[PDB]
C1' cells in the first nucleotide's frame, strides 16, 4: 500500500426499528443495615 | 465501623 | 452515537472521505 470487520454511558458490550425513540452488566451518587 | 447485601437515582 | 461533509422533510442508522484499532494479503523468478 490493497481488502475486510470495527469505532456507541467512566469500562465491557448491545442497538444499523432497511431512516423518524439510545439499552444490559460492572462502576458512580443518595439513603437504609453495621 | 468497613465489605457483602437492600431500596431509590443520574449519566450519552 | 470517532471526526468533517453530502442526499433526504428528518441520519447514531445511508453515501463518500478523514483519523485511530485489529486481521489478512504485498507472489513466481
Nucleotide at each position: 500500500g490493497g481488502c475486510u470487520a470495527c469505532g456507541u454511558a467512566g469500562c465491557u458490550c448491545a442497538g444499523u426499528u432497511g431512516g423518524u425513540u439510545a439499552g444490559a452488566g460492572c462502576a458512580c451518587a443518595u439513603c437504609a443495615c453495621u | 465501623a468497613u465489605a457483602a447485601u437492600g431500596a431509590u437515582g443520574g449519566g450519552g | 452515537c470517532a471526526c468533517a461533509g453530502g442526499u433526504u422533510c428528518g441520519a447514531a442508522u445511508c453515501c463518500c472521505g478523514u483519523c485511530g484499532u485489529a486481521g489478512c494479503c504485498a507472489c513466481c523468478a
Annotation:
Method: electron microscopy, resolution 3 A. The entry became public in 2022. The RNA (Met-tRNA (P site)) from Escherichia coli has 75 modelled nucleotides. Keywords: Ribosome, protein synthesis, antibiotic resistance, ARE ABC-F protein family, leader peptide, cryo-EM. The entry has 50 different proteins, among them MsrDL: FME-TYR-LEU-ILE-PHE-MET, 50S ribosomal protein L24 and 30S ribosomal protein S14. It holds a match to the Rfam family "tRNA". The family is grouped with related families in Rfam's "tRNA clan". Rfam's curators write: Transfer RNA (tRNA) molecules are approximately 80 nucleotides in length. Their secondary structure includes four short double-helical elements and three loops (D, anti-codon, and T loops). It is annotated as a transfer RNA. A reference for the family is Hou (1993), "The tertiary structure of tRNA and the development of the genetic code", Trends Biochem Sci. The PDB entry is titled "Erythromycin-stalled Escherichia coli 70S ribosome with streptococcal MsrDL nascent chain". Primary citation: Fostier et al., Nat Commun (2023), "Regulation of the macrolide resistance ABC-F translation factor MsrD". The source organism's lineage runs through Bacteria, Gammaproteobacteria, Enterobacterales, Enterobacteriaceae and Escherichia.